[PDB]
Context: bound to proteins that are not shown
DNA sequence: GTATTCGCTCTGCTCCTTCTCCCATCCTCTCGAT
DNA sequence: ATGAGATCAACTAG
DNA sequence: CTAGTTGATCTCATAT
DNA sequence: CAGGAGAAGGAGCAGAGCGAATAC
């Protein structure tokens, strides 16, 4: 004494 | 003076067009752009 | 980005 | 009372 | 292109009925 973002796409699991 | 219309109004019926909302749950990962 | 410049407020002393 | 200094803040201005 | 369904708003037509209004 808490360190480590968000948004889109895709593939999966039950 | 009352038929008779008649035009104007007043609903009000359909009928179409416009617009607006909704689409199972939970979970794991990777990858690209900002 | 970078800084010149002006205001204003608190000093920072006299 | 009263002149001089220090910081904070804010505005404008630079090219292509 | 292989949304859809339901509500809302306006559109255009249709006739009923009543004011005056011609007219017998």
């Nucleotide at each position: 004494c808490a360190a480590a973002a968000u948004c889109g796409a895709g593939a999966g699991g039950a």
Solved structure of RNA with a sequence from Homo sapiens, together with DNA, 102 nucleotides shown.
Released in 2024, the model rests on electron microscopy data to a resolution of 3.3 angstrom.
Primary citation: van den Heuvel et al., Cell (2024), "STK19 facilitates the clearance of lesion-stalled RNAPII during transcription-coupled DNA repair".
The source organism's lineage runs through Eukaryota, Chordata, Mammalia, Simiiformes and Homo.
The sample was in a buffer at pH 7.5.
The PDB entry is titled "PolII-TCR-STK19 structure".